sgRNA, together with DNA: 108 nucleotides with solved positions. The depositors describe the entry as "Cryo-EM structure of the EvCas9-sgRNA-target DNA ternary complex". Protein in the same entry: CRISPR-associated endonuclease Cas9. The 2024 paper behind the entry is "Molecular Basis and Genome Editing Applications of a Compact Eubacterium ventriosum CRISPR-Cas9 System".
Context: bound to proteins that are not shown
RNA sequence: GGUAAUCGCUCUCCUCCGGCGAUUUUAGUACCUGAGAAAUCAGAUCUACUAAAACAAGGCUUUAUGCCGAAA
DNA sequence: CGCCACGTCGCCGGAGGAGAGCGATTAC
DNA sequence: ACGTGGCG
Repeated sequence: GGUAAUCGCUCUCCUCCGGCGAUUUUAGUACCUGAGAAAUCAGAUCUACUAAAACAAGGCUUUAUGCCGAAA
């Protein structure tokens, strides 16, 4: 040199359980522009705010603390 | 028709295994 | 790395 065991300190990998988001479609309000004295109406439906749904295309039977689906 | 510039997802928090490395060692 | 329009 190599091997085993310990203690303390610093990095990496695999698996699991959650949260906040982001992007879209639909709808409401504001913002714009016409009618209107205004309210309200219609239309634009650009810029945000608020809800719901989608979130690898798709597949299962186990109809549920459901399951698979981006690497040998 | 051929070129060439554009543009594509992030952040946290709890665990638990399993690998290493560096210092001290005790030794085969 | 690698798709995927637009603009000459």
The entry is indexed under RNA, DNA, RNA BINDING PROTEIN/RNA/DNA, RNA BINDING PROTEIN-RNA-DNA complex. Released in 2023, the model rests on cryo-EM data to a resolution of 3.43 A. The reconstruction used 33,599 particles.